Notes: Released in 2005, the model rests on X-ray diffraction data to a resolution of 3.21 A. An RNA structure (tRNA), in which 88 nucleotides are resolved. Protein in the same entry: Leucyl-tRNA synthetase. An Rfam search finds the family "tRNA" in it. For this family Rfam cites "The tertiary structure of tRNA and the development of the genetic code" (Hou, Trends Biochem Sci, 1993). From the family's description: Transfer RNA (tRNA) molecules are approximately 80 nucleotides in length. Their secondary structure includes four short double-helical elements and three loops (D, anti-codon, and T loops). Further hydrogen bonds mediate the characteristic L-shaped molecular structure. tRNAs have two regions of fundamental functional importance: the anti-codon, which is responsible for specific mRNA codon recognition, and the 3' end, to which the tRNAs corresponding amino acid is attached (by aminoacyl-tRNA synthetases). tRNAs cope with the degeneracy of the genetic code in two manners: having more than one tRNA (with a specific anti-codon) for a particular amino acid; and 'wobble' base-pairing, i.e. permitting non-standard base-pairing at the 3rd anti-codon position.
RNA sequence: GCGGGGGUUGCCGAGCCUGGUCAAAGGCGGGGGACUCAAGAUCCCCUCCCGUAGGGGUUCCGGGGUUCGAAUCCCCGCCCCCGCACCA
Numbered sequence: 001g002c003g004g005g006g007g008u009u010g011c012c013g014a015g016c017c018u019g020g021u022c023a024a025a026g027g028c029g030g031g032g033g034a035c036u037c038a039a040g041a042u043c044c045c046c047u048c049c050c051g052u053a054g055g056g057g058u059u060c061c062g063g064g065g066u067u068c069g070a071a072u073c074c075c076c077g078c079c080c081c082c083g084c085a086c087c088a
Stems, first nucleotide, its partner, number of pairs: 001084007010028003029047006048057003061077005
């Protein structure tokens, strides 16, 4: 160059297709506890910021488009991974 798929919170990874019920499934890492001298192991609870009555604020790469409303749909940009042939 031809082409396929994508970028999410501390990380890994859902959810985007059938927009609003997402602060955002699950796990890991972190922390508190039942523990009860002491390794482990099981379970419960907290982990974006704030909060002296169950609340509030900002979030899904950047910028716009569309919508009452987008992590979720469209466009431009940047960025990332994958096969190209005789090799299973």